[PDB]
Context: bound to proteins that are not shown
C1' cells in the first nucleotide's frame, strides 16, 4: 500500500478520527523462530522469506491423524 | 542449581 | 572466600 | 519444544474457449 471487525455523532460515508486481525503467483537469492549454559549473551547448527534475477506447479472448501531437529 | 575440602 | 556437572 | 512444512483420511462439491459491461 490494502481487505475485514469495533469504536460515535438516530445499522453514516474514498478520508471525521482511532483501535485489533488478514496479504503481497512457482523456483535460486536476503530477516524471525529452536537448540551444544530449552539463565542473556560469548560461537555456530535445523526451517523461512518482503527487494532482485528467472521459459514455470497446482481441481475447491470443513474439518481427523502421522512424521519432523542432530551435536 | 547443587555437593564437597 | 572454593572447582564443575 | 514452538512458527512452519510434508504425506493419509472422513464430509459437501466438481462443463469448458471467447466476445463484453452498467
Nucleotide at each position: 500500500a490494502u481487505c475485514c471487525g469495533g469504536u460515535a455523532a438516530c445499522g453514516a460515508a474514498a478520508c471525521u478520527a482511532c483501535c485489533g486481525g488478514a496479504g503481497a503467483c512457482g523456483g535460486g537469492u536476503u530477516a524471525g523462530g529452536a537448540g551444544g549454559u530449552g539463565a542473556c549473551g560469548a560461537c555456530c547448527u535445523c526451517u523461512a522469506a518482503a527487494a532482485c534475477c528467472u521459459a514455470g506447479a497446482a481441481c475447491u472448501u470443513a474439518g481427523a491423524g502421522u512424521g519432523c531437529a542432530a551435536a | 542449581u547443587a555437593c564437597g575440602a | 572466600g572454593u572447582g564443575u556437572a | 519444544a514452538a512458527a512452519g512444512c510434508a504425506c493419509u483420511c472422513u464430509a459437501a462439491g466438481a462443463g469448458c474457449a471467447u466476445u463484453a459491461a452498467a

An RNA from Guillardia theta: 103 nucleotides with solved positions.
The entry also models zinc ions.
Method: electron microscopy, resolution 4.7 angstroms. The entry became public in 2024.
NCBI's taxonomy places the organism under Eukaryota, Cryptophyceae, Pyrenomonadales, Geminigeraceae, Guillardia.
The work is reported in "Structural insights into the diversity and DNA cleavage mechanism of Fanzor" (Xu et al., Cell, 2024).
It comes from the structure "Guillardia theta Fanzor (GtFz) State 1".
Keywords: Fanzor, Eukaryotic, RNA-guided, nuclease, Gene editing, RNA BINDING PROTEIN-RNA-DNA complex.
The sample was in a buffer at pH 7.5.